[PDB]
An RNA structure (16S ribosomal RNA, nucleotides 930 to 1552) from Staphylococcus aureus, in which 582 nucleotides are resolved. Entry title: Cryo-EM structure of Staphylococcus aureus 70S ribosome (strain 15B196) in complex with MCX-190. An Rfam search finds the family "Bacterial small subunit ribosomal RNA" in it. For this family Rfam cites "Crystal structure of the ribosome at 5.5 A resolution" (Yusupov et al., Science, 2001). Clan: SSU clan. Keywords: ribosome, ANTIBIOTIC.
Context: one part of a larger RNA, bound to proteins that are not shown
RNA sequence: UGACGGGGACCCGCACAAGCGGUGGAGCAUGUGGUUUAAUUCGAAGCAACGCGAAGAACCUUACCAAAUCUUGACAUCC
RNA sequence: UCUAGAGAUAGAG
RNA sequence: GACAGGUGGUGCAUGGUUGUCGUCAGCUCGUGUCGUGAGAUGUUGGGUUAAGUCCCGCAACGAGCGCAACCCUUAAGCUUAGUUGCCAUCA
RNA sequence: UGGGCACUCUAAGUUGACUGCCGGUGACAAACCGGAGGAAGGUGGGGAUGACGUCAAAUCAUCAUGCCCCUUAUGAUUUGGGCUACACACGUGCUACAAUGGACAAUACAAAGGGCAGCGAAACCGCGAGGUCAAGCAAAUCCCAUAAAGUUGUUCUCAGUUCGGAUUGUAGUCUGCAACUCGACUACAUGAAGCUGGAAUCGCUAGUAAUCGUAGAUCAGCAUGCUACGGUGAAUACGUUCCCGGGUCUUGUACACACCGCCCGUCACACCACGAGAGUUUGUAACACCCGAAGCCGGUGGAGUAACCU
RNA sequence: AGGAGCUAGCCGUCGAAGGUGGGACAAAUGAUUGGGGUGAAGUCGUAACAAGGUAGCCGUAUCGGAAGGUGCGGCUGGAUCACCUCCUU
Numbered sequence: 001u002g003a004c005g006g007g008g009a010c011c012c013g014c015a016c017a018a019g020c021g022g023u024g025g026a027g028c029a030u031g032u033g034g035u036u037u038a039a040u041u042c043g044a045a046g047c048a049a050c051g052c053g054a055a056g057a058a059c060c061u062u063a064c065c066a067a068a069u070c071u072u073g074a075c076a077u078c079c
Numbered sequence: 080u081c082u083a084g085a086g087a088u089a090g091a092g
Numbered sequence: 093g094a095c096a097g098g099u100g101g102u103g104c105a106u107g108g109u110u111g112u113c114g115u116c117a118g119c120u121c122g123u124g125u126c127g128u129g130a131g132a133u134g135u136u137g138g139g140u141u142a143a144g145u146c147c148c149g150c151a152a153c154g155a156g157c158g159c160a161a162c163c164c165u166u167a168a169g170c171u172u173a174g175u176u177g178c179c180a181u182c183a
Numbered sequence: 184u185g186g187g188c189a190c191u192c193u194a195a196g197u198u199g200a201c202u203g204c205c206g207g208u209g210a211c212a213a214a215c216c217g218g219a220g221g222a223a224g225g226u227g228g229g230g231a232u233g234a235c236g237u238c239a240a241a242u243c244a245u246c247a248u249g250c251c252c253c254u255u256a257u258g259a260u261u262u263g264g265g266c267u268a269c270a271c272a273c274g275u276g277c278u279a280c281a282a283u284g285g286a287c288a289a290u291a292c293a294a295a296g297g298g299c300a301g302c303g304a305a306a307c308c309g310c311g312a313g314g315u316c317a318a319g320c321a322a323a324u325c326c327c328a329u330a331a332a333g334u335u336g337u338u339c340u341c342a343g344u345u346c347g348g349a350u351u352g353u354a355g356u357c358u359g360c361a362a363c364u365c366g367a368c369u370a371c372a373u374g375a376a377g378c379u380g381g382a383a384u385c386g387c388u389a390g391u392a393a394u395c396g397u398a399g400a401u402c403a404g405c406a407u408g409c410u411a412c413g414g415u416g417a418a419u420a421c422g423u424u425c426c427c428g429g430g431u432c433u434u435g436u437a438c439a440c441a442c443c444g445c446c447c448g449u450c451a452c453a454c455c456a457c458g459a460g461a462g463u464u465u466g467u468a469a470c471a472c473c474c475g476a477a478g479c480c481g482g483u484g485g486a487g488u489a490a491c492c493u
Numbered sequence: 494a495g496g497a498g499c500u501a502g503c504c505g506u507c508g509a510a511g512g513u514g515g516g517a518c519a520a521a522u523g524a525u526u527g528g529g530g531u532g533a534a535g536u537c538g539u540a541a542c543a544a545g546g547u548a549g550c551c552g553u554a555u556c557g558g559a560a561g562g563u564g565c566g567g568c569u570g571g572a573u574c575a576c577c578u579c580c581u582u
Base pairs, nucleotide, nucleotide: 001439002438003436004435005434007433008432009431010430011429012428013427015423016422022384023383026278027277028276029275030274031273032272033271035268042053043052064264065263066262067261068260069259070258073095078093080091081090082089097253098252100251101250102249106247107246108242109241110240111238113236118157119156120155121154122153123152124133125132126131137148138147139146163230164229165228166227168198169197170196171195172194173193174192178187179186182185201224204218205217206216207215208214280380284339285338286337287336288335289334290333296327297326298325301320302319306315307314308313346377351372352371353370354369355368356367357366393415394414395413396412397411398410399409442545444542447538448537450535452532453531454530455529457527458526459525462522463521464520465519466518467517470514471513472512473511478507480505481504482503483502486500487499488498491496492495493494548569549568550567551566552565553564556561
C1' cells in the first nucleotide's frame, strides 16, 4: 500500500420476507463423460464447458477410418 | 460422344 | 522445376476477436504540498445521488479514461404525402 | 366499390418532459417529499455503448503469424464406412401423468418477416402426407397464410381410462444419383413408462412469471435448438430482525506466491552431530613406600705403595 | 728398615632408572538409551497471526495422542463499547 477478518456500526441489491409462481420421478430429443469401435475428426471443463463452435453429418460438409490410387502434385508463381 | 472400371480415373469421339 | 501444400505442433511466443468480474463505479495523471523513504493529498470531511452524481468546505489547483448525456426504438402530438395504405360524409 | 384521402396507416421532418413550475424540508448548498399540467416526472421505459485491470481464461481448426517438424506425406482425388456406435452417469429441453381435461363440430381477434426460376394461389384427385394443372407477384399490389390458445354447444364421468403417445408391424408421400447404416412426414394396426416427482435446487416484484401459436437464418431434404413476432396473462413486494453479496468508516494482521495466506505441534521413515550408559582400553601429571647404578662427599682401611721424614 | 702421606678394598648420605599401591585428570570405545537438525509435497488434529473460532503474553502448578486447557497473580505488546478524568479550542 493492498488483501484478508467467524470484526463491528451505517446503507444498497428477488440477498432475506411475502409470495404468487419452476426443476430433480417417467419416455423422447440434444451435448457431454465413460465404454466401445477400423475410425467413432478437433476443440469447450466451476461460476464464465456440456441445444457450446456447428445458423443444418445419406455423398459432400469430414478435417476420422478401410480399400483404389497420385507425387512439380488438389492450387499457385514464373517457366 | 462412346468403352471398361464402386468411382476416381484410363483409353478412344 | 524452382516450388507448392500441411483442419500438422506450441493460445504458456503472438496480432486480431471474445467471455469474465461488471454497466461495478471506480481507475489514474500534470503542477503544487507533506513525508528521510515506500508513500500521502487531490480521490478526505458535512450532506446528497443510480452513479469519486452534484453542492458546501477543505494544500490543494486542474485534467483524462470512466458515469451521465449524445445515438436507435417505444409512449402522445403537429406539417408534407396519397399508393400498393385508408374507407367518414354518399350510391 | 366509383369517389374522396376525411380517419387509420406508411416515413420524413418537427413539438414535447427540462426539477420549467407550486408549495414545503434542507438556504452548508446541493439535494429530498408531495402537487399542477401533461400522453409520458424525476436517468419516461427498453437497446447499443463494457475504464485501469483480473483470470498465462478461449481461439495456431475463421484468418494471419514467430519458431518446430512432414514435404512420393503430416500432402492429395475417389467409393464405402464412421461422425448417430451403448454396461451406464451428467447438463440442457420437449411431452404428459387429464375433468381449469380428452374428444367432437361450428365460430372469432395479430404481429413480424420471406419470396424469381422462389412464394407458389384457384380448380381436380387422394383417408392423409401429397400429386396434376395452374393465375398472380421481383411484390404495402400476388404467395407463404391459416394463428392458435379463445367463444359456443354435444359427448365422456375419474378409470392406467375416450388420459398418455413412447415402441413395434404393414402400406405409402416428398427430396435427393442414392433415406440400410443415418431424413422428414402420412395412413391402418399396437399401445410402454408415466396417478404431479425424495434430499437438494433455480427464476422472477408487469404486461413480468405462466401459457398458445406465427416467422426467419442456415437449408435439395432435415430443429423439441437459436434468433425474432404477437394473443391471453397473478400479487402480496408490510418490512431489513436475520441469511448472502457488495459499498463507507473503523480496527488488527506474524498475509503479500496476497486467507485456497502463513503456521503449530504428534506419528512413521532414514541420515548427521551431541548427551547418558554395566563397563573396556589408552595416556598425562603427580604422591607414598621399596630397591638402588654411576658419581662426589664422609668414615675406615687388615692389602699395596716413588718422591717426603728419620 | 720404619714412619708420614696416598691408593686398592669395604660401608654410608644423596641419588637416575625400575617396582608396588591408592587416588586425580584427559581421550577413545560400549549392549542400550535420550532429546536436537535435515530430507522425501507420507498420516491426525488445527494451536498462533483478523476479538484466528475460547484476547494474547509472562511466572507458576496440575492434567492431556498432540498442539494445549484450566487454576492463581500481573501487563497491554487488546477490539468494540459505556463513560471517565484531564487537556483542548

Ma et al. published it in Cell Discov in 2024: "Synthetic macrolides overcoming MLS B K-resistant pathogens". Released in 2024, the model rests on cryo-EM data to a resolution of 2.58 angstrom. The source organism's lineage runs through Bacteria, Bacillota, Caryophanales, Staphylococcaceae and Staphylococcus.